Notes
An RNA: 23 nucleotides with solved positions. Ions in the entry include zinc and magnesium. Crystallisation conditions: 23% (w/v) PEG 3350, 0.25 M KSCN, 100 mM MOPS (pH 7.8). Entry title: Crystal structure of RIG-I helicase-RD in complex with 24-mer 5' triphosphate hairpin RNA. The structure was determined by X-ray crystallography at 3.1 angstrom resolution and released in 2016. The entry also contains Probable ATP-dependent RNA helicase DDX58, not shown here.
Context: bound to proteins that are not shown
């Protein structure tokens, strides 16, 4: 700095935290 999964609030994009990964 980006990516994925989990839980967790919100009807949703999301968001937090936690794992984990790549450039």
């Nucleotide at each position: 700095a980006a990516u994925a999964u989990a839980a967790u609030a919100g009807u949703g994009a999301u968001a937090u935290u936690a794992u984990a990964u790549u450039c």